Background
23S ribosomal RNA, nucleotides 2059 to 2914 from Haloarcula marismortui: 749 nucleotides with solved positions. The source organism's lineage runs through Archaea, Methanobacteriota, Halobacteria, Haloarculaceae and Haloarcula. Rfam match: Archaeal large subunit ribosomal RNA. Its family is annotated with ribosome and structural constituent of ribosome in the Gene Ontology. A reference for the family is Cannone et al. (2002), "The comparative RNA web (CRW) site: an online database of comparative sequence and structure information for ribosomal, intron, and other RNAs", BMC Bioinformatics. The 2008 paper behind the entry is "Mutations outside the anisomycin-binding site can make ribosomes drug-resistant". It was solved by X-ray diffraction to 2.7 angstroms. Crystallisation conditions: PEG6000, KCL, NH4CL, MGCl2, pH 5.8, sitting drop, temperature 292K.
Context: one part of a larger RNA, bound to proteins that are not shown
RNA sequence: UACAUUCCAGUGCGGAGUCUGGAGACACCCAGGGGGAAGCAAAGACCCUAUGGAGCUUUACUGCAGGCUGUCGCUGAG
RNA sequence: GACUCUCACUCCGGGAGGAGGACACCGAUAGCCGGGCAGUUUGACUGGGGCGGUACGCGCUCGAAAAGAUAUCGAGCGCGCCCUAUGGUCAUCUCAGCCGGG
RNA sequence: GACCCGGCGAAGAGUGCAAGAGCAAAAGAUGACUUGACAGUGUUCUUCCCAACGAGGAACGCUGACGCGAAAGCGUGGUCUAGCGAACCAAUUAGCCUGCUUGAUGCGGGCAAUUGAUGACAGAAAAGCUACCCUAGGGAUAAUAGAGUCGUCACUCGCAAGAGCACAUAUCGACCGAGUGGCUUGCUACCUCGAUGUCGGUUCCCUCCAUCCUGCCCGUGCAGAAGCGGGCAAGGGUGAGGUUGUUCGCCUAUUAAAGGAGGUCGUGAGCUGGGUUUAGACCGUCGUGAGACAGGUCGGCUGCUAUCUACUGGGUGUGUA
RNA sequence: GGUGUCUGACAAGAACGACCGUAUAGUACGAGAGGAACUACGGUUGGUGGCCACUGGUGUACCGGUUGUUCGAGAGAGCACGUGCCGGGUAGCCACGCCACACGGGGUAAGAGCUGAACGCAUCUAAGCUCGAAACCCACUUGGAAAAGAGACACCGCCGAGGUCCCGCGUACAAGACGCGGUCGAUAGACUCGGGGUGUGCGCGUCGAGGUAACGAGACGUUAAGCCCACGAGCACUAACAGACCAA
Numbered sequence: 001u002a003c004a005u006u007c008c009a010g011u012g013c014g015g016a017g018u019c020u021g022g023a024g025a026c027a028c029c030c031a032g033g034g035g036g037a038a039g040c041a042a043a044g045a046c047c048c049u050a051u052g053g054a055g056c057u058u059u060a061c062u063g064c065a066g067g068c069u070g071u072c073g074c075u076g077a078g
Numbered sequence: 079g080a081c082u083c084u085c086a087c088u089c090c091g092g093g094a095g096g097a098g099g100a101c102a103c104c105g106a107u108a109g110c111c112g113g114g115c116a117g118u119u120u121g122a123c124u125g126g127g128g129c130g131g132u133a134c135g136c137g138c139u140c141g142a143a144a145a146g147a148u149a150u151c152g153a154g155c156g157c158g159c160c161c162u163a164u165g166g167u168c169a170u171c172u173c174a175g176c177c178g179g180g
Numbered sequence: 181g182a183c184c185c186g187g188c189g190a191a192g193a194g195u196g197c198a199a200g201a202g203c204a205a206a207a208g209a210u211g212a213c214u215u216g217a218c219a220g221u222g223u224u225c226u227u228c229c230c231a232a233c234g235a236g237g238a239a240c241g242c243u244g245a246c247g248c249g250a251a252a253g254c255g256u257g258g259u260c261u262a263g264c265g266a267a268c269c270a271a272u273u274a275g276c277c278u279g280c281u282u283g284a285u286g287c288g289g290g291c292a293a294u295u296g297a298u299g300a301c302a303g304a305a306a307a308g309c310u311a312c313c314c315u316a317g318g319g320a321u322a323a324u325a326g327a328g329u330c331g332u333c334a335c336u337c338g339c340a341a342g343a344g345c346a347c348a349u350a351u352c353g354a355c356c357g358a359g360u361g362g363c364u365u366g367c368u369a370c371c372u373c374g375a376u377g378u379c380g381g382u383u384c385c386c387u388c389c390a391u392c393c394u395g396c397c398c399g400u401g402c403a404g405a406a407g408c409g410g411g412c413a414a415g416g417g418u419g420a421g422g423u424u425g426u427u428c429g430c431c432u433a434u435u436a437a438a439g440g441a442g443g444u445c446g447u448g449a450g451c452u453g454g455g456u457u458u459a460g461a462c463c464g465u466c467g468u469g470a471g472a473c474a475g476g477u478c479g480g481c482u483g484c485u486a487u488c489u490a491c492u493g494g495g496u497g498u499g500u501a
Numbered sequence: 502g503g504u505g506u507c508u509g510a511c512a513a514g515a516a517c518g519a520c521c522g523u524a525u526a527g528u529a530c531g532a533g534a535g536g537a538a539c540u541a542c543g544g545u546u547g548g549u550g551g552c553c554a555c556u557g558g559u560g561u562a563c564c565g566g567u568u569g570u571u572c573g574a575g576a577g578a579g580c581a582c583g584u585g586c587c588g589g590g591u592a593g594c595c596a597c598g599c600c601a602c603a604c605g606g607g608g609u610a611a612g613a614g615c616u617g618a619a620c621g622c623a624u625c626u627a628a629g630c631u632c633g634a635a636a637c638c639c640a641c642u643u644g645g646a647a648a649a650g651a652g653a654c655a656c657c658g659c660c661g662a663g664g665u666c667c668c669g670c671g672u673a674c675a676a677g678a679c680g681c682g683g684u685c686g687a688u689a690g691a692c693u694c695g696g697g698g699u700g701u702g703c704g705c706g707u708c709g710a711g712g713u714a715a716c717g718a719g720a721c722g723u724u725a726a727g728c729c730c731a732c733g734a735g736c737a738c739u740a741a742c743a744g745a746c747c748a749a
Base pairs, nucleotide, nucleotide: 002018003017006023007022008021009020010019026497027496028495029494030493031492032491035489036488037487039484040483047318048317049316050315052314053313054310055309056308057307060118061117062116063115064114066111067110068109069108070107071106072105073104076083077082078081087098088097089096090095121134122132123131130151135157136156137155138154139153140152158301159196160258161257165214166213167212168211169210170209171208173192175188176187177186178185179184180183194203195202197263199261200260201259218244219243220242221241222240223239224238225237226236246255247254248253269296270295271294272293273292275291276290277289278288279287326370327368328367329366331365333361334360335359336358337357338356342352343351378455379454380452381451382450384446385443386442387441388440389439392417393416394415395412396411397410398409399408400407420432421431422430460478461477462476463475464473465472466471502657503656504655505654506653507652511644512643513642514641517547518546519545520544521543522542523541524540530535548602549601550600551599552598556596557595558594559593563589564588565587566586567585568581569580570579571578572577591731605639606638607637612632613631614630615629663747664746665745666744667683668682669681670680671679688740689739690738692735693734694733695732696730697729698728699727704723705722706721707720708719711716
């Protein structure tokens, strides 16, 4: 996605309306409360991974401002 | 290595002029401090990851299945040296341990 | 256990260090002499089985020079397998090549090699926090549930030592041995990371039996009454409250009894939201710090109009004609 | 085709579970202390289904009191959240109210036994048999012709039995469905009674603390008054008319 009246068991990538065995099942419609569709809504926030990102820290690495200090110039007389 | 001065320069003063003064400011360079700011790094293995550990480079036995090869955070355990002799040759020689005699 | 002499003694000694292996007129001991732990250049194997890959290593040659020995011969370190390091750069060794029209000088560039380290050891120069977080992905991998297992846990069985005044077996019952379950715990990593909403509680429904009560039974250390142990048995029942978010558990009073367990640890498109586990804050501990804690504490959000299926009730048709 | 009545394959139930008390009995048992049972009764609790005479709740039907304000006062009314507030409260619906919810059979389990062999005996078992659980089946309640073997009976009818529409209504109901009545009638409404709720109407008369008087809250009488009713009865007055369609 499709099909779709299901239920109990089983099987299967170990959590099946659809596979297997049975059971049940005439179709359609109205109202209901929401049991299931591992319901709908979101490319899991958790966790790990990526020689990913960013904010923050510091005695991480490397640098850059800034402060202190010497020296040269401005810079002259005894 | 200390000191005086005034004329640049600075400040105060409306000004006259006063204070300061080769210093300070500014330009340049050198040393120190410097997460204030910027860029980044901060590994891998692993019964997930972290802590622990290193099975991250090497040697031996076993695991290993009687050729060769062979894994795990498999079992036992070592190496990152030391030695100028503890190397090399030659000569002479035979060791552990036990027995018996001084 | 000084040393001396004799006998036995293939090897248990010794040989630097793991282990395994080698070695006896030696590879060990002693003595003496000596520097081959030498320069140069290779072959082959290994490192890397097969099957490509560097440094490193080893075996085996040649050239030169040597040591020892009468000589054959032995010596490319230690009996064998561990003891190791790229490029760039520096220093060092000996000779030579070379630097922009040219000569001199200074100072450079290079051929060969030695030494200096990368142990993350086939070599980057290198600390942390994030719960303020973000992205790419993974069920390639953890937390939850499921699943497998069943050591743990729960329950049972076998044997029956022992004690129960005597008496295994009224009752209690060790050791050891055999199992069942899938409620606890652990393990695993099969399933799900383009999400299967948490714990506890609640509400409503079904089930299991290893039975707490109720029915019927057997035994008794069964006089009776009250018990104790056991069997069949799941129809029904198993309630109310105090602390705690608690599950669990502790406690009170009632009770025939106030059993346990499964259903995605039933039940958030039903509820609750007290706890776990966002962003705020405090305390203790730890950290230089950011900040951390399987420590405590106050605060802190609950989406959706039901297509299908399912069931509760209500209708319309068709079939039986 | 139809109307009415049934059958029962199957289906559901816990429709019932448990306790206390009295008699048995101060008895059996026991030295005593203490202290049962069978059976028969009375009640309680939990569960279940139903019902409303009774008690209770509701009752924004209704009646009354009364505060503020508006309609000039009076009378009589509106608003104050879907009744301003307070008091009472009918029907219905309800629970806290009331009614009902076995006994007995059959077959078993555990167990207690009979007869009985293998095995001359013994043996509850191997064949056979008698018993025996709140458990199982029946009993009881509820559903159930779509039970594809799709059922049975009786009557009416196939040009006519019956049904739908329509109309007046509920013992029924979210649509649909269901039930009853429709003049040969009491189905609904009006009217009048009855039966109910409230609590004594307007107006007038007397009284009324006082006040010269005006005025005056309020009291009594008229007045078991007035107002009101989701029920019943009587009653064809009004409306259930007219009339259409389907159909073997």